An RNA structure, in which 32 nucleotides are resolved. Method: X-ray crystallography, resolution 1.64 A. The entry became public in 2024. Crystallisation conditions: 40 mM Lithium chloride, 20 mM Magnesium chloride hexahydrate, 40 mM Sodium cacodylate trihydrate pH 5.5, 30% v/v (+/-)-2-Methyl-2,4-pentanediol, 2 mM Hexammine cobalt(III) chloride. The work is reported in "Diaminopurine in Nonenzymatic RNA Template Copying" (Jia et al., J.Am.Chem.Soc., 2024).
RNA sequence: AGAGAAGGUCUUCUCU
RNA sequence: AGAGAAGGUCUUCUCU
Repeated sequence: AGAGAAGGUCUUCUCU
Repeated sequence: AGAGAAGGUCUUCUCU
C1' cells in the first nucleotide's frame, strides 16, 4: 500500500 | 433521533 474484520467523526439520499 | 443504502477522513487487529 491492497484486502478482510471491528469502531469513531463527518457527509449524501430514503424510511420511521 | 433510530434505522436502511452509499461515500470521505481517522483508528485497532490480521492476511498479502
It comes from the structure "16mer self-complementary duplex RNA with D:U pair sequence 2".